[PDB]
RNA sequence: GGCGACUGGUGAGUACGCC
Numbered sequence: 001g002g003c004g005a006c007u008g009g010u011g012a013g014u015a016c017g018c019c
C1' cells in the first nucleotide's frame, strides 16, 4: 500500500500477518 478475515439494515479500517 494492498488485502483477508473480521465488524458493518450501504460512503470503511488496518492494530495481525505478510511482504
Base pairs, nucleotide, nucleotide: 001019002018003017004016006013007012
Overview
The PDB entry is titled "NMR STRUCTURE OF STEM LOOP SL2 OF THE HIV-1 PSI RNA PACKAGING SIGNAL REVEALS A NOVEL A-U-A BASE-TRIPLE PLATFORM". Shown are 19 nucleotides from a PDB entry: RNA. The entry is indexed under HIV-1, RNA, Splice-donor site, platform motif. Sample source: T7 Transcript. Amarasinghe et al. published it in J.Mol.Biol. in 2000: "NMR structure of stem-loop SL2 of the HIV-1 psi RNA packaging signal reveals a novel A-U-A base-triple platform". It was solved by solution-state NMR.